Source information:
Entry title: Structure of human LINE-1 ORF2p with endogenous DNA and RNA/cDNA hybrid bound to dNTP and Mn2+. Shown are 22 nucleotides from a PDB entry: RNA (Template RNA) from Trichoplusia ni, together with DNA. It was solved together with LINE-1 retrotransposable element ORF2 protein.

Context: bound to proteins that are not shown
RNA sequence: UUUUUUUUUUUU
DNA sequence: AAAAAAAAAA
Numbered sequence: 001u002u003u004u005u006u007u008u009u010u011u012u
Numbered sequence: 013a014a015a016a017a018a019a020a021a022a
Stems, first nucleotide, its partner, number of pairs: 003022010
């Protein structure tokens, strides 16, 4: 210093 | 139903 999926947290 | 961030796997 990229992509997909998933998860959580916070702000409404 | 939005946004932002992080993390897990690959």
It is bound to 2'-DEOXYADENOSINE 5'-TRIPHOSPHATE (DTP). The entry also models zinc and manganese(II) ions. Primary citation: Jin et al., Science (2025), "Mechanism of DNA targeting by human LINE-1". The sample was in a buffer at pH 7.